[PDB]
The PDB entry is titled "Conserved Structures and Dynamics in 5-Proximal Regions of Betacoronavirus RNA Genomes".
MERS-CoV-SL5 with a sequence from Middle East respiratory syndrome-related coronavirus: 156 nucleotides with solved positions.
The work is reported in "Conserved structures and dynamics in 5'-proximal regions of Betacoronavirus RNA genomes" (de Moura et al., Nucleic Acids Res., 2024).
The sample was in a buffer at pH 7.5.
Released in 2024, the model rests on cryo-electron microscopy data to a resolution of 5.9 angstrom.
Keywords: RNA structure, 5-proximal region, Coronavirus, Cryo-EM, VIRUS.
RNA sequence: UUUUUCAGUUAGAGCGUCGUGUCUCUUGUACGUCUCGGUCACAAUACACGGUUUCGUCCGGUGCGUGGCAAUUCGGGGCACAUCAUGUCUUUCGUGGCUGGUGUGACCGCGCAAGGUGCGCGCGGUACGUAUCGAGCAGCGCUCAACUCUGAAAAA
Repeated sequence: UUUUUCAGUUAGAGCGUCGUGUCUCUUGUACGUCUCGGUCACAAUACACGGUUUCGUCCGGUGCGUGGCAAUUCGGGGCACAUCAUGUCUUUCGUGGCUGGUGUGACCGCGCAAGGUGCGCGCGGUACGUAUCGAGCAGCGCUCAACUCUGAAAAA
RNA backbone atom coordinates (compact mmCIF):
# COMPACT_ATOMS: atom_id res chain seq x y z
C1' U A 1 0.00 0.00 0.00
C1' U A 2 -4.29 -3.50 -0.92
C1' U A 3 -9.19 -5.77 2.89
C1' U A 4 -12.62 -7.30 6.86
C1' U A 5 -15.02 -6.53 11.82
C1' C A 6 -16.67 -3.39 16.25
C1' A A 7 -17.89 1.55 18.32
C1' G A 8 -20.10 7.14 15.56
C1' U A 9 -21.91 10.60 11.97
C1' U A 10 -24.31 11.57 7.29
C1' A A 11 -26.28 13.09 1.31
C1' G A 12 -30.81 10.02 -1.34
C1' A A 13 -34.49 5.53 2.86
C1' G A 14 -38.81 2.55 4.09
C1' C A 15 -42.89 0.44 7.52
C1' G A 16 -45.95 1.24 11.97
C1' U A 17 -47.44 4.54 16.00
C1' C A 18 -47.66 9.06 18.99
C1' G A 19 -47.78 13.80 23.42
C1' U A 20 -46.87 18.90 22.26
C1' G A 21 -46.34 23.43 17.44
C1' U A 22 -45.62 27.05 12.87
C1' C A 23 -47.14 27.66 7.52
C1' U A 24 -50.43 26.16 3.21
C1' C A 25 -54.96 23.60 0.90
C1' U A 26 -60.13 20.95 0.69
C1' U A 27 -65.04 19.63 3.03
C1' G A 28 -68.89 20.19 7.00
C1' U A 29 -71.22 23.00 11.38
C1' A A 30 -71.92 27.43 14.65
C1' C A 31 -71.21 32.72 16.07
C1' G A 32 -69.67 37.85 15.57
C1' U A 33 -69.87 41.85 11.79
C1' C A 34 -69.94 51.58 13.10
C1' U A 35 -69.59 53.17 18.19
C1' C A 36 -71.30 55.39 22.75
C1' G A 37 -77.18 54.07 26.79
C1' G A 38 -77.61 62.13 28.69
C1' U A 39 -79.35 62.30 34.95
C1' C A 40 -81.58 60.62 40.16
C1' A A 41 -83.63 56.85 43.82
C1' C A 42 -85.30 51.82 45.79
C1' A A 43 -86.31 46.48 46.11
C1' A A 44 -85.97 41.36 44.64
C1' U A 45 -82.06 37.23 41.99
C1' A A 46 -78.77 33.38 38.60
C1' C A 47 -73.59 34.69 40.60
C1' A A 48 -71.18 34.50 33.50
C1' C A 49 -65.31 35.49 36.31
C1' G A 50 -62.66 35.34 42.33
C1' G A 51 -62.28 34.08 47.81
C1' U A 52 -63.16 28.50 50.76
C1' U A 53 -65.32 29.68 57.71
C1' U A 54 -69.61 22.82 55.63
C1' C A 55 -73.33 23.33 48.03
C1' G A 56 -77.27 25.76 56.19
C1' U A 57 -74.65 31.29 53.97
C1' C A 58 -72.10 36.22 53.35
C1' C A 59 -68.73 40.49 51.21
C1' G A 60 -66.46 43.10 46.53
C1' G A 61 -67.98 43.31 41.36
C1' U A 62 -71.06 42.49 36.79
C1' G A 63 -75.84 41.83 34.29
C1' C A 64 -81.31 42.34 34.36
C1' G A 65 -86.22 45.29 36.10
C1' U A 66 -89.43 49.54 37.74
C1' G A 67 -90.57 54.87 38.86
C1' G A 68 -90.07 60.77 38.80
C1' C A 69 -88.12 64.54 34.81
C1' A A 70 -88.33 63.08 29.83
C1' A A 71 -87.51 61.48 24.12
C1' U A 72 -87.08 54.88 24.42
C1' U A 73 -90.83 48.24 20.18
C1' C A 74 -83.95 53.26 19.21
C1' G A 75 -86.25 61.92 20.22
C1' G A 76 -79.95 63.05 18.82
C1' G A 77 -74.66 63.89 18.10
C1' G A 78 -69.79 61.61 16.23
C1' C A 79 -67.65 57.93 12.31
C1' A A 80 -69.90 58.52 6.27
C1' C A 81 -69.93 52.99 2.24
C1' A A 82 -73.38 53.71 -2.39
C1' U A 83 -76.27 57.55 -5.16
C1' C A 84 -78.72 62.57 -6.80
C1' A A 85 -79.41 68.01 -7.02
C1' U A 86 -79.71 74.15 -6.63
C1' G A 87 -74.90 78.11 -5.51
C1' U A 88 -70.19 80.28 -3.98
C1' C A 89 -64.08 78.87 -4.78
C1' U A 90 -60.09 76.17 -7.04
C1' U A 91 -58.85 74.34 -12.00
C1' U A 92 -54.21 74.21 -19.50
C1' C A 93 -61.00 69.33 -20.87
C1' G A 94 -60.64 66.06 -13.88
C1' U A 95 -60.52 64.29 -8.79
C1' G A 96 -62.76 67.75 -3.77
C1' G A 97 -64.17 70.97 0.38
C1' C A 98 -68.88 73.49 2.09
C1' U A 99 -74.56 72.96 2.02
C1' G A 100 -79.47 69.98 1.43
C1' G A 101 -82.64 65.37 0.86
C1' U A 102 -83.71 59.84 0.74
C1' G A 103 -82.22 54.90 2.08
C1' U A 104 -79.02 51.79 5.05
C1' G A 105 -75.81 50.07 9.47
C1' A A 106 -70.84 44.57 5.96
C1' C A 107 -73.18 44.48 0.62
C1' C A 108 -77.25 42.81 -2.81
C1' G A 109 -81.99 40.36 -4.39
C1' C A 110 -87.08 37.79 -4.15
C1' G A 111 -92.74 37.42 -0.73
C1' C A 112 -95.40 39.45 3.60
C1' A A 113 -94.54 46.59 4.60
C1' A A 114 -98.54 43.88 12.64
C1' G A 115 -101.53 51.62 9.88
C1' G A 116 -95.11 53.99 12.34
C1' U A 117 -89.59 58.68 11.39
C1' G A 118 -90.47 51.30 12.44
C1' C A 119 -90.18 46.48 14.90
C1' G A 120 -89.99 40.69 12.41
C1' C A 121 -90.76 35.61 10.00
C1' G A 122 -88.97 31.66 5.75
C1' C A 123 -84.37 32.92 3.80
C1' G A 124 -81.83 32.88 -1.87
C1' G A 125 -75.85 34.53 -2.30
C1' U A 126 -70.94 36.86 -1.48
C1' A A 127 -66.79 38.85 1.56
C1' C A 128 -63.96 39.26 6.40
C1' G A 129 -62.76 37.12 11.28
C1' U A 130 -62.88 33.10 15.09
C1' A A 131 -63.38 27.88 16.42
C1' U A 132 -63.33 22.61 14.85
C1' C A 133 -62.12 18.29 11.45
C1' G A 134 -59.14 15.95 7.50
C1' A A 135 -54.86 15.66 4.16
C1' G A 136 -48.56 17.31 4.44
C1' C A 137 -43.95 18.86 6.63
C1' A A 138 -41.02 18.72 11.35
C1' G A 139 -39.82 15.60 15.97
C1' C A 140 -39.09 10.20 18.56
C1' G A 141 -37.88 4.66 18.07
C1' C A 142 -36.23 0.26 15.03
C1' U A 143 -33.95 -1.88 10.53
C1' C A 144 -31.28 -1.99 5.66
C1' A A 145 -27.46 0.46 2.91
C1' A A 146 -23.49 4.02 1.99
C1' C A 147 -20.06 8.61 -0.90
C1' U A 148 -12.98 3.34 0.11
C1' C A 149 -14.21 11.32 4.21
C1' U A 150 -12.99 9.67 11.78
C1' G A 151 -10.29 6.00 15.09
C1' A A 152 -8.57 1.15 16.95
C1' A A 153 -7.61 -4.23 16.57
C1' A A 154 -6.59 -8.45 13.43
C1' A A 155 -5.07 -10.80 8.62
C1' A A 156 -2.09 -10.79 3.69